Shown are 185 nucleotides from a PDB entry: RNA (Cricket paralysis virus IRES RNA) from Cricket paralysis virus. Entry title: Structure of the yeast Kluyveromyces lactis small ribosomal subunit in complex with the cricket paralysis virus IRES. It holds a match to the Rfam family "Cripavirus internal ribosome entry site (IRES)". Rfam describes the family as follows. This family represents a Cripavirus internal ribosome entry site (IRES) which is required for the production of capsid proteins through IRES-mediated translation. The literature on the family includes a 2001 paper in RNA by Kanamori and Nakashima, "A tertiary structure model of the internal ribosome entry site (IRES) for methionine-independent initiation of translation". Keywords: IRES, ribosome, small, subunit. Released in 2016, the model rests on electron microscopy data to a resolution of 3.8 A.
RNA sequence: AAAAAUGUGAUCUUGCUUGUAAAUACAAUUUUGAGAGGUUAAUAAAUUACAAGUAGUGCUAUUUUUGUAUUUAGGUUAGCUAUUUAGCUUUACGUUCCAGGAUGCCUAGUGGCAGCCCCACAAUAUCCAGGAAGCCCUCUCUGCGGCUUUUCAGAUUAGGUAGUCGAAAAACC
RNA sequence: UUUACCUGCUAC
Numbered sequence: 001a002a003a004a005a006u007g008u009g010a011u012c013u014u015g016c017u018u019g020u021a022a023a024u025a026c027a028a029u030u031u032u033g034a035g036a037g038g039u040u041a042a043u044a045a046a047u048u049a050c051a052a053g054u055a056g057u058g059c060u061a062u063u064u065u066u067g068u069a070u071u072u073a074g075g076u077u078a079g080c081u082a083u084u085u086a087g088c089u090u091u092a093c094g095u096u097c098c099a100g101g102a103u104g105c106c107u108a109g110u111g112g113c114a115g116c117c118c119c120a121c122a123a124u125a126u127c128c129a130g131g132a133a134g135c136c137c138u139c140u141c142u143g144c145g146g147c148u149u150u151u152c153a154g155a156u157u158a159g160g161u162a163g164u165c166g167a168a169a170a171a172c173c
Numbered sequence: 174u175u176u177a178c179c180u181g182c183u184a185c
Base pairs, nucleotide, nucleotide: 001066002065003064004063005062016053017052018051019050034140035139036138037137078089079088080087081086095133096132097131098130100128101127109121110120111119112118150168151167152166158180159179160178161177162176
Other pairs, nucleotide, nucleotide, family: 006062cWW007061cSS008058tWS008059tHS011057cWS012060tHH014056cWS020049cWW022047cWW024130tWS027132cHS052053cHS054056cHS067070tHS071072tWS074106tWS075104cWW075123tWS076104cWW076125cHS077090tHS083086cSS083087tHS091099tWH092093tWS092130tWH095134cWS100126tWH101126tWW102125cWW102126cWW106107cWH115117cHS116117tSS134135cSS142173tHS143146tWW144145cHS146171tWS153165cWW154164cWW154175tWH164174cSS
């Protein structure tokens, strides 16, 4: 879903206006090698859940049969282009990663040897366009390249001038 | 940074 029947002040189920209960997990490659300080500012999503004010409709709908089910299944953006019934990418929104929840036409497809048996082409929108790593930055755990130097020289070459490179102690990342 | 810049030659 199919079916027999009980009962409820005849019965039945299309959403509108409200507020609260909950699922976008986890993170790492990276961020300036480790710690701390801010999810800064911003900001709730329709999705499910119970009940209102009844347009609806009298709100709550019970007792028993048949099968492993026999039920009806699959998939949508966002941008760029004078390839514009086509081409290229294809969840963007600080940088790096993200996913679909449902109002719906979807549609039980049209092509190629439809036949189930694979190929490709066809299903507006989307409401949110939202979450996770990274996020202007400042002190630390106190870094290695500066500070001069004095010693020289490698040299740099045709010759030379001025700078630069290499081995010895002192703050600053 | 090993670079910037100066100077190099003539008849039967």